Pre-tRNA with a sequence from Homo sapiens: 90 nucleotides with solved positions. The 2023 paper behind the entry is "Structural basis of pre-tRNA intron removal by human tRNA splicing endonuclease". Entry title: Cryo-EM structure of the human pre-catalytic TSEN/pre-tRNA complex. Among the 5 different proteins in the entry, which are not shown, are tRNA-splicing endonuclease subunit Sen2, tRNA-splicing endonuclease subunit Sen34, tRNA-splicing endonuclease subunit Sen54 and Polyribonucleotide 5'-hydroxyl-kinase Clp1. Taxonomically the source falls in Homo (Eukaryota, Eumetazoa, Chordata, Hominidae). It holds a match to the Rfam family "tRNA". Its family is annotated with triplet codon-amino acid adaptor activity in the Gene Ontology.
Context: bound to proteins that are not shown
């Protein structure tokens, strides 16, 4: 280097649809802690750390791979390409 099947959505793992609102979790940032701990202070003392039924709440985050087609309307249906995985065979 060839034939066939599958895949591409937020930093990552992913939902969604007859075709008619693009959101869940982790991570991130920010609060409350009915919080706890750490320093050399005999009238609640400035500072970080930790949080797994001592846990709990929110916000922000988009090249829906690229181009084209049908459609009033495309993450969604079809075509070609780009990238990747498996298989068969040479």
């Nucleotide at each position: 280097g060839g034939g066939c099947u599958c895949u591409g959505u937020g930093g990552c793992g992913c939902a969604a649809u007859g075709g008619a609102u693009a959101g869940c979790g982790c991570a991130u940032u920010g609060g409350a802690c009915u919080u706890c701990u750490a320093g050399u202070g005999a009238c609640g003392a400035a500072u970080a750390g930790a949080g797994c039924a001592a846990u709990u709440c929110a916000a922000a985050g988009g090249u829906u791979g690229u181009g084209g087609g049908u459609u009033c309307g495309a993450a969604u249906c079809c075509c070609a390409c780009c990238a990747g995985a498996g298989u068969c065979g040479g």